[PDB]
SrRNA-1 from Trypanosoma brucei brucei: 188 nucleotides with solved positions. Primary citation: Rajan et al., Nat Commun (2023), "A single pseudouridine on rRNA regulates ribosome structure and function in the mammalian parasite Trypanosoma brucei". Entry title: CRYO-EM STRUCTURE OF TRYPANOSOMA BRUCEI PROCYCLIC FORM 80S RIBOSOME : PARENTAL STRAIN.
Context: bound to proteins that are not shown
Formats: sequence, structure tokens, C1' cells
RNA sequence: CUGUGGAAAUGCGAAACACUUGCCAGGUGACCCAUCCAUCCUCCCACGGUGAGCUUUCUUUUCACCAUAAUCCA
RNA sequence: CUUGGGCCUCUCGACUUCUCGCGUUACUCGGAGCGGGGGCUCAAGAUUGAAAAAUGCAGCUCACCCUACGUACUGU
RNA sequence: UGUGAGUUCGGCGCAUUAAAGCAAAAACCUGGGGUGUU
Repeated sequence: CUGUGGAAAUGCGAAACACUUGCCAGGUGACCCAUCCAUCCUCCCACGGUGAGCUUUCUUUUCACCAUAAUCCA
Repeated sequence: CUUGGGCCUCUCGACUUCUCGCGUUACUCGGAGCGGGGGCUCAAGAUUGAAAAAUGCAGCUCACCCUACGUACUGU
Repeated sequence: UGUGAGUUCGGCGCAUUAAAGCAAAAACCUGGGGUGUU
């Protein structure tokens, strides 16, 4: 001082920016395809570390795994 | 911190002038206010942290144990 | 690690063909007036 900041779009929250089922008015709930871009997630590649497969000859090779829930803060 | 939409302010406000400008893959928009600089706000994400490694999954488990769902340790 | 390939959550509505135009209510939110503080 009696909510308050910014010319404006509009911001500020420990408990007075307190109450409002006297009354009235809006809004959420509340609804619409297809194209395009595209989430969570899935599949492929690249990078390589753990264990297995093959190895008369080849293959810096093939296979498996490599995870982060809700809630909250900036 | 990005992408998209809406809005504010300044530019003492653009197509003054034979034909202006922004933008979509796409059918359009502008003095009833385009574009440009700077802002406000909404939606969807990104980043940082608490949770949270103390979890999970593999390996070793003739290492160091003895019968205990036992203890170390390694990778992520 | 991806400028990869799929994938409707979202962008998305006064939003589709239309002589077709896309339910309602409880509950909740905000304001107009009014009460209240000095």
C1' cells in the first nucleotide's frame, strides 16, 4: 500500500490474490477421412566386450546378450 | 535448448511504379495489416538431476570354501 | 551411429463424400455481479 509487476501480448504463490451451491454467463467433459511429417516401440545396419559354434582349406568371421518403472525438480 | 501454432510491439507499416511478396507434396494468404528485428504464450519433444545401482542380465565358479539357495571378483 | 526401413501418440480443426454435416448428462474449471481486508 490494501493483492501486485509490464507501454502491450501477459507475469508474480508459505499461509487475505479470503468467500460465492443466493443469482447469472461461458468453458472442459464432447465426438470428423485421406495425403504428409511422424511418437512409445520393433527390425536392420555401423562401433566392440563377455561366452559359445566352425576351422583338411577359407572367414579382422557366425550366433546370443549388452536393460532403466511410476513420481518429482530446472 | 529445438520444432509447430496463436498473439504483441517497432519498422512514422507492403502491390507508388504493365504487373508485389511469404509459404505447402498438396487444393492459398496479406492495409479487416504480408514480410523483417525483438518479445509473450500454448503443444510436442530434447538436456540436467533426485529415484538408481543398493537393481537386472551374463561370466568365473579344479579361487576358497565344504553341503551351506556360501562367500570374492569381472563386463555392462 | 544412423539422412536407414516400419509404426496414428501428436500436428488435427467451424475437421470427409454430403438432399449424409458426426450424442447427452453427472462432475469439474473460470469469470460478471456481490460479500470481505486498510